[PDB]
Solved structure of RNA, 27 nucleotides shown. Released in 2011, the model rests on solution NMR data.
RNA sequence: GGCUGCUUGUCCUUUAAUGGUCCAGUC
Numbered sequence: 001g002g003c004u005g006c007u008u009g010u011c012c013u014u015u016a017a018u019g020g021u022c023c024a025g026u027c
Stems, first nucleotide, its partner, number of pairs: 001027005009022001011020002
């Protein structure tokens, strides 16, 4: 950094797992 986390994981933000931080899995 990509892709994932869903009884929302963490809260924030949002019509809404809508948009994201931090943390974890795997490269």
Background:
The PDB entry is titled "Solution NMR Structure of the 27 nucleotide engineered neomycin sensing riboswitch RNA-ribostmycin complex".